Background: Shown are 94 nucleotides from a PDB entry: RNA (mRNA), together with DNA.
Context: bound to proteins that are not shown
RNA sequence: UCAUGUUCACAUACACAU
RNA sequence: ACACAAACGGCGCGCG
DNA sequence: GTCCTATCGATCTTCGGAAGAGATTCAGAG
DNA sequence: CTCTGAATCTCTTCCCGCGCGCCGTAGGAC
Numbered sequence: 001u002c003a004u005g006u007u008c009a010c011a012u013a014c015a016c017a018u
Numbered sequence: 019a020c021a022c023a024a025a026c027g028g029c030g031c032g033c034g
Numbered sequence: 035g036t037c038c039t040a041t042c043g044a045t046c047t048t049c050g051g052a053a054g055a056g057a058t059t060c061a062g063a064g
Numbered sequence: 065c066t067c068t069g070a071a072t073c074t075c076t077t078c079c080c081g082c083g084c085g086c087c088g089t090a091g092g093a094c
C1' cells in the first nucleotide's frame, strides 16, 4: 500500500385426555 | 367448557 | 313387539295376638 | 222413654344395633 461480491428466496390467539 | 363418586321396601338367617 | 292405560264396575284379602283402651250399643228402670 | 250400668267393635302398641342373601307393573291393542 490492500478493490470487488449477480436476482429472488427463511415456524404466530392453550376452542381439552377412554 | 367449569363442577359432578352407590338407595329404598319386603322376605328371610344370623349376631349379639 | 312396543306403547299406553288400568286395577274382582261376574273374587274372596286368612283364622295361630293380647291387650288395652276408647267409641259406640244396649239393660232394668223412675 | 231414655238414664247410668254394662257390651261389642276398632285402633294402636309391641328392644337396639348389625351383617348378609334375593327380589323389584302387567295386559291388551295397534
Stems, first nucleotide, its partner, number of pairs: 026088009035094006051078014
Notes: The PDB entry is titled "E. coli 70S-RNAP expressome complex in collided state bound to NusG". Method: electron microscopy, resolution 3.5 A. The entry became public in 2020. The sample was in a buffer at pH 8. Ions in the entry include magnesium and zinc. The entry has 53 different proteins, among them 30S ribosomal protein S3, 50S ribosomal protein L30 and 50S ribosomal protein L33.